This is an experimental structure of RNA with a sequence from Homo sapiens, with 23 nucleotides shown. It was solved together with RNA-binding protein FUS. NMR data were recorded at pH 6.5 and 303 K. The entry is indexed under RNA, RNA recognition motif, RRM, RNA BINDING PROTEIN. Method: solution NMR. The entry became public in 2019. Loughlin et al. published it in Mol. Cell in 2019: "The Solution Structure of FUS Bound to RNA Reveals a Bipartite Mode of RNA Recognition with Both Sequence and Shape Specificity".
Context: bound to proteins that are not shown
RNA sequence: GGCAGAUUACAAUUCUAUUUGCC
Numbered sequence: 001g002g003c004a005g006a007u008u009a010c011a012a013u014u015c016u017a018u019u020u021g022c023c
Base pairs, nucleotide, nucleotide: 001023002022003021004020005019006018007017009016
C1' cells in the first nucleotide's frame, strides 16, 4: 500500500479511523 474478515465513533463545507491474517 493492496486483498479478505471483524469493531467502534465522529465529521465536513476539496481524499475516515481502529483491528486480525498474508506479501